Context: bound to proteins that are not shown
RNA sequence: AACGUUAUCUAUA
RNA sequence: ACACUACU
RNA sequence: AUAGAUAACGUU
Numbered sequence: 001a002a003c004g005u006u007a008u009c010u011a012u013a
Numbered sequence: 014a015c016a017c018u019a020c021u
Numbered sequence: 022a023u024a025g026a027u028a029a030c031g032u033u
C1' cells in the first nucleotide's frame, strides 16, 4: 500500500 | 501555561 | 454492494 474482514465515532468556527 | 498530588 | 475518520486481526 494492496487485499479479506470486524467493530467503533459522526461538532459552524 | 501543567497531569499526578495517592490505604501507603 | 454508504461515505468519512479511527482501531484491531490475518495475508501479501
Base pairs, nucleotide, nucleotide: 001033002032003031004030005029006028007027008026009025010024
Other pairs, nucleotide, nucleotide, family: 017019tWS

Released in 2022, the model rests on cryo-EM data to a resolution of 3.9 angstrom.
The RNA with a sequence from La Crosse orthobunyavirus has 33 modelled nucleotides.
Entry title: La Crosse virus polymerase at replication late-elongation stage.
The work is reported in "Structural snapshots of La Crosse virus polymerase reveal the mechanisms underlying Peribunyaviridae replication and transcription" (Arragain et al., Nat Commun, 2022).